[PDB]
Context: bound to proteins that are not shown
RNA sequence: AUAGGGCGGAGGGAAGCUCAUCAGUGGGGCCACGAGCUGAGUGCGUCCUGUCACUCCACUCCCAUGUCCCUUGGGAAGGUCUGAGACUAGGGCCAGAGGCGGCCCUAACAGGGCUCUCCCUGAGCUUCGGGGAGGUGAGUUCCCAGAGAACGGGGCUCCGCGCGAGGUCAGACUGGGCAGGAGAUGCCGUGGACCCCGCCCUUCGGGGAGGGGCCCGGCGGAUGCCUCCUUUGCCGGAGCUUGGAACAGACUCACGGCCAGCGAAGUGAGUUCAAUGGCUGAGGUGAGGUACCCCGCAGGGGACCUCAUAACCCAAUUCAGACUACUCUCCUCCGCCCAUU
Numbered sequence: 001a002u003a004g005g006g007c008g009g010a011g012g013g014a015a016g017c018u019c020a021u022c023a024g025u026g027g028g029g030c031c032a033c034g035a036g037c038u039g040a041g042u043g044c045g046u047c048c049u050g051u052c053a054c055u056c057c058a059c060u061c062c063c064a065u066g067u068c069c070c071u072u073g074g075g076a077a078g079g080u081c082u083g084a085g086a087c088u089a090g091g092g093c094c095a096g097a098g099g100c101g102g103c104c105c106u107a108a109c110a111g112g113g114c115u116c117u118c119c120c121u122g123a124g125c126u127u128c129g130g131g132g133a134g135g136u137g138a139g140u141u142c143c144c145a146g147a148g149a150a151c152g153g154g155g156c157u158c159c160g161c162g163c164g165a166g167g168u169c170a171g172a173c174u175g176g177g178c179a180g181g182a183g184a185u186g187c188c189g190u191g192g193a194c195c196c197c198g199c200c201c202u203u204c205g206g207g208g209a210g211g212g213g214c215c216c217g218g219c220g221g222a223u224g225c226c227u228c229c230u231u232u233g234c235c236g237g238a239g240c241u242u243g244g245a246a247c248a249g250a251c252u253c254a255c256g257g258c259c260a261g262c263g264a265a266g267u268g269a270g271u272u273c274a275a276u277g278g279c280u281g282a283g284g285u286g287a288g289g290u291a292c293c294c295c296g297c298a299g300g301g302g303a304c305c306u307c308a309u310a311a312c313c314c315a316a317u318u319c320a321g322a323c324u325a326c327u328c329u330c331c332u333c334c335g336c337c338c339a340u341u
Base pairs, nucleotide, nucleotide: 001340002339004338005337006336007335008334010332011331016326018282019281020280027070028069029068030066039057040055041054042053043052044050078323082320083319084318091259092258093257102114103113104112105111116134117133118132119131120130122128135255136254137253138252139251140250141249156239157238158237159236160235162234163233165230166229167228175227176226177225178224179223186219187218188217189216191215192214194213195212196211197210199208200207201206284309285308286307287306288305289304290303292302293301294300295299
Other pairs, nucleotide, nucleotide, family: 009333cWW014329cWW016075tWS021279cWH026072cWS034058cWH045049tHS073077cSS074076cSS074312cWW075311cWW079322cWH085317cWW088090cWH093094cWH094256cWW097098cHS098255tSS101115cWW106108tHS108320tSS109111cHS121129cWW123335cWS124334cSS144243cWS146147tHS146246cWS147154tWS155240cWW164231cWW164232cWW180222tWS183221tSS183222tHS184221tHS184223tSS185220cWW192193tHS221222cHS243246tWH267270tWW272274cSS276315tWH277314tWW312325cSS
């Protein structure tokens, strides 16, 4: 590499065989006008007289009360879901100045699509797929442990532009003191909600490349601090092993409430003591076999027979969207195992 064979799972605003005859229930439909309103033509009359007749000249024939036609329970018809069909509710009223990550479409805004992040899970290394959430304010989170599950104190360690005490003997052979193999320091930086300088868009919160200090991780190890010195006490700042948790995460509530109906005909099925997918045959598709026919690339195309065309379920006002239940059926992303080169 052969998606050859078997199985499972995911996604598509995915779809859920048709036709004709016979027959059953119900429903719907079946449009006042022959250019004959002073009609026309013919024979007797008549030229100014038709109780005259003929031609379905306009076929409309037929005992006329239907040998008339159409269609008839879907994707989902199921959820004690959503929303709409309201005197234009693209509206108004007190307060509010808040409006559910962003964009696009629709008013069917508990809808769909895309992109970014976070959390959890998954036999395709993963740039993959599925589910949930996005902002702000408040409240809460078994026991033990721990300093604190919201604030502060009580527990310890480290440090001092603050207070205080003593020596005052204040660098003398770079003099003295402290700390250091239980770690001073050196190197490296797509780590931080930190501070300062600093370039670009911009001039509210600001966003991005860089440099300096602290913390952080990796490697190897010897001196670092201060120039009168030392020590405890208060205060300030930082740190701690725990526990499923400590700039966290999870849940709940809130960003509005109120205000608008028509008793009169009859749903490309409209029933309600609740009708409508009935039988037969050929084609559609998934397959098998060939003693049939045509054409000459071993073969290809058409022809004949049989099997399979199911399940979920059933409408009572409709539609849009979401859900759940599917497998005869089609477009893809795949996994495992078996066999071959």
Description: Primary citation: Wu et al., Cell (2018), "Cryo-EM Structure of the Human Ribonuclease P Holoenzyme". Shown are 341 nucleotides from a PDB entry: RNA (H1 RNA) from Homo sapiens. It comes from the structure "Cryo-EM structure of human Ribonuclease P". The sample was in a buffer at pH 7.5. The structure was determined by cryo-EM at 3.92 angstroms resolution and released in 2018. The source organism's lineage runs through Eukaryota, Dipnotetrapodomorpha, Primates, Simiiformes and Homo. Rfam match: Nuclear RNase P. The entry is indexed under Ribonuclease P, RNA-protein complex, HYDROLASE-RNA complex. Ions in the entry include zinc.